PRPP riboswitch with a sequence from Thermoanaerobacter mathranii: 108 nucleotides with solved positions. The PDB entry is titled "PRPP riboswitch from T. mathranii bound to PRPP". Rfam match: Guanidine-I riboswitch aptamer. Ions in the entry include barium, magnesium and potassium. It is bound to 1-O-pyrophosphono-5-O-phosphono-alpha-D-ribofuranose (PRP). Primary citation: Knappenberger et al., Elife (2018), "Structures of two aptamers with differing ligand specificity reveal ruggedness in the functional landscape of RNA". Method: X-ray crystallography, resolution 2.49 angstrom. The entry became public in 2018.

């Protein structure tokens, strides 16, 4: 070409995630901290078959 | 060992379960439904 099955991995990231800590923003304060809230543009956190980078890894083919 | 070329495609929908506080393009899972070659190696 019709049917089936497949179609490496690992890590560091991105879109994208969400809330356990921290931070905010409401409350209440006995001013030590307490409870809520992720539709909260944060710190950290997770994060792609069909993104990205890398390093591994498979096949080629020429050195060896 | 050392070099150079390879390793393709993959459109919409999508319950359900799981994991770690939790949630997702993360796993099950290119699992399903649709949609028909878009472009790989293997078997009948």
């Nucleotide at each position: 070409g019709u049917g089936a099955a497949a179609g490496u991995g690992u890590a560091c990231c991105u879109a994208g995630g969400g809330u356990u800590c921290c931070a905010g923003c409401c409350u209440a304060u006995u001013u030590g901290u307490a409870g809520g809230u992720g539709u909260u543009c944060g710190g950290a956190c997770c994060g792609a078959g069909c993104g990205g980078u890398a390093c591994a890894g498979g096949u080629a083919u020429a050195u060896u | 060992a050392u070099a150079u070329a390879c390793c393709a495609c993959a459109c919409c929908u999508u319950a359900g379960g799981g994991a770690c506080a939790a949630a997702a393009g993360c796993c099950c899972g290119g699992g399903a439904g649709g949609a028909u070659a878009g472009g790989u190696u293997u078997c009948a």